[PDB]
Context: bound to proteins that are not shown
C1' cells in the first nucleotide's frame, strides 16, 4: 500500500468456444 | 439452444 468477510440455491451478466 | 471459466445480486 493490497488482500481479507461462511454454506447452499437460483438467476441475471462477461468471457472462451 | 447446450456445456466451460469467471463477475454479479438476491434468497435462506
Nucleotide at each position: 500500500u493490497c488482500c481479507a468477510g461462511g454454506u447452499c440455491u437460483c438467476u441475471c451478466g462477461g468471457a472462451a468456444a | 439452444u447446450g456445456u466451460u471459466c469467471c463477475g454479479a445480486g438476491a434468497g435462506a
Notes:
This is an experimental structure of RNA, with 29 nucleotides shown. Keywords: polymerase, RNA-dependent RNA polymerase, protein-RNA complex, transferase-rna complex. Protein in the same entry: RNA-directed RNA polymerase 3D-POL. Primary citation: Gong et al., Plos One (2013), "Structures of coxsackievirus, rhinovirus, and poliovirus polymerase elongation complexes solved by engineering RNA mediated crystal contacts".